Notes:
An RNA structure, in which 35 nucleotides are resolved. Primary citation: Huang et al., Nat.Chem.Biol. (2024), "Structural basis of a small monomeric Clivia fluorogenic RNA with a large Stokes shift". It is bound to GUANOSINE-5'-TRIPHOSPHATE (GTP). Entry title: A new fluorescent RNA aptamer bound with N571. Crystals were grown from: 0.08 M Sodium Chloride, 0.02 M Magnesium Chloride, 0.04 M Sodium Cacodylate trihydrate pH6.0, 35%MPD, 0.012 M Spermine tetrahydrochloride.
RNA sequence: GAAGAUUGUAAACAUGCCGAAAGGCAGACACUUCC
Ligand code: O00
Ligand code: GTP
Numbered sequence: 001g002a003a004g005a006u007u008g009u010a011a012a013c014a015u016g017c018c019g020a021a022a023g024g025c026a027g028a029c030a031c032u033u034c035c
Stems, first nucleotide, its partner, number of pairs: 001034004015026004
C1' cells in the first nucleotide's frame, strides 16, 4: 500500500444507542493476512 471491512472472517469485533427479547443503528484505536 491493498484486502478482511456494503463489517464476521483464514483468524480477530472495545464501546455507545434503540428493543422486553430476538435482533437493529453507530463504531476500525488497533490488529491479521497478502503485494
Ligand atoms: C472496534 N473494535 C471495531 C468497527 C465496523 C466494525 C467494527 C477504540 C477507539 C476508537 C475507535 C475504536 C476503538 C476500538 C475498537 C475495537 C472491535 C469497530 C467499526 C465498524 F474508533 F478509541 N473498534 O476494539 O477511537
Ligand atoms: P510503521 O508501520 O512502523 O512503518 O509506521 P508508519 O505508519 O510511518 O508506516 P506506514 O505503513 O504508514 O508507511 C506509509 C506508506 O509506506 C504506506 O502508505 C505505503 O505507501 C508504504 N508501505 C508501508 N508498508 C507497506 C507494505 O507493507 N506494502 C506496500 N505495498 N506499501 C507499504